[PDB]
Primary citation: Yokoyama et al., Embo J. (2012), "Structural insights into initial and intermediate steps of the ribosome-recycling process". Shown are 17 nucleotides from a PDB entry: RNA (ribosomal 23S RNA) from Escherichia coli.
C1' cells in the first nucleotide's frame, strides 16, 4: 500500500493479505 473494523468523517489505532 490494499480489504475489513471502529468514525458524520480516522496519514493514528485494530484484524487481514
Nucleotide at each position: 500500500g490494499u480489504c475489513g473494523g471502529g468514525u458524520a468523517a480516522g496519514u493514528u489505532c485494530c484484524g487481514a493479505c
Notes: It was solved by electron microscopy to 9.9 angstrom. The sample was in a buffer at pH 7.5. The entry is indexed under ribosome, ribosome recycling factor, Elongation Factor G, TRANSLATION.